[PDB]
RNA sequence: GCUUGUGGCAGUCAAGCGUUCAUAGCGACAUUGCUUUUUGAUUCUUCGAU
Numbered sequence: 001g002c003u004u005g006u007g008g009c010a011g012u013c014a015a016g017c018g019u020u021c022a023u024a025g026c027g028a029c030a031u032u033g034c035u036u037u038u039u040g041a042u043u044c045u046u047c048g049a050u
Stems, first nucleotide, its partner, number of pairs: 001042001003040001005039001007035004012030001016026002
Other pairs, nucleotide, nucleotide, family: 002041cWW004006tHS006038cWW012031cWW014022tSS014028tHS015027tHS017022tHS018024tHS022027cWS023027cWS043044cHS
């Protein structure tokens, strides 16, 4: 170095919390993504000096 599963980070729908109310503050399920200081793959470059 690709790739980004895995990490991280934001996002839509709104059933829910939030004693009264979905969105002040948060959001299950489901779904779109960004990220290359994790990690994992890969073996392209360099043992005929890193």
Source information: The PDB entry is titled "Core of mammalian 80S pre-ribosome in complex with tRNAs fitted to a 9A cryo-EM map: classic PRE state 2". 60S ribosomal RNA fragment from Oryctolagus cuniculus: 50 nucleotides with solved positions. Rfam match: Eukaryotic large subunit ribosomal RNA. Taxonomically the source falls in Oryctolagus (Eukaryota, Dipnotetrapodomorpha, Glires, Leporidae). The entry has 7 different proteins, among them Ribosomal protein S15, Ribosomal protein S14 and Ribosomal protein L36a. The entry is indexed under Mammalia, translation, elongation cycle, tRNA, RIBOSOME. The structure was determined by cryo-electron microscopy at 9 angstroms resolution and released in 2011.